[PDB]
Entry title: Crystal structure of junctioned hairpin ribozyme incorporating synthetic propyl linker. An RNA structure, in which 36 nucleotides are resolved. The work is reported in "A posteriori design of crystal contacts to improve the X-ray diffraction properties of a small RNA enzyme" (MacElrevey et al., Acta Crystallogr.,Sect.D, 2007). It was solved by X-ray crystallography to 3.35 angstrom. On the sample the depositors note: Chemically synthesized, occurs naturally in satellite RNA tobacco ringspot virus.
Formats: sequence, C1' cells, structure tokens
RNA sequence: UCGUGGUACAUUACCUGCC
RNA sequence: GGCAGAGAAACACACGA
Repeated sequence: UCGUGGUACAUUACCUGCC
Repeated sequence: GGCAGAGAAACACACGA
C1' cells in the first nucleotide's frame, strides 16, 4: 500500500413515510 | 431541521497478501 472479515447485526450521507 | 423505516461510504481494528 492491497485484498478479505465483523462486533458495523452499527448510523451520519442518500431514498421513503410522517412533523 | 425532528421522528420512524430503510440503509451505503469513510475511518479503526483482525487476519491475509
């Protein structure tokens, strides 16, 4: 530097409902 | 801008090269 993974089974863009 | 649903990217770490 590159590729692969997850606890990311995430939430912060973007999409939808609502306000 | 807030809430609910949906949900990537970036970085960090693990291994690999």